An RNA with a sequence from Drosophila melanogaster: 60 nucleotides with solved positions. The reconstruction used 149,443 particles. Entry title: Structural Basis of MicroRNA Biogenesis by Dicer-1 and Its Partner Protein Loqs-PB - complex IIa. The 2022 paper behind the entry is "Structural basis of microRNA biogenesis by Dicer-1 and its partner protein Loqs-PB". Keywords: Dicer, Dcr-1, Loquacious, Loqs-P, miRNA, RNA BINDING PROTEIN-RNA complex. The entry also models calcium ions. Method: electron microscopy, resolution 3.06 A. The entry became public in 2022.
[PDB]
Context: bound to proteins that are not shown
RNA sequence: UGAGGUAGUAGGUUGUAUAGUAGUAAUUACACAUCAUACUAUACAACCUACUACCUCUCU
Numbered sequence: 001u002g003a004g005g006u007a008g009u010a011g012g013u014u015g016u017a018u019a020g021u022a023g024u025a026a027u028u029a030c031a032c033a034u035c036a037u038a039c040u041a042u043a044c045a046a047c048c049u050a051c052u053a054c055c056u057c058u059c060u
Stems, first nucleotide, its partner, number of pairs: 002057007010049013023035001
Other pairs, nucleotide, nucleotide, family: 009050cWW024034cWW025033cWW027032tWH028031tHS
C1' cells in the first nucleotide's frame, strides 16, 4: 500500500441519562433534600483512529 462501499473487531474522545465511591454539611429536633467538591462506571449516541473479511471501479 490507488480510491470507494459494507461488515465485524480493537482503541479513544465528546454529549445525554442513570448511577456509584470518597468527602462534606446546614436547612432541618436530627435526617431525607445534598453537592459548578474530587474520581469513575454503565446504557445509548456522535466522532476520530487501527486492523481484518468481502466486494466494485481502478491500476498492472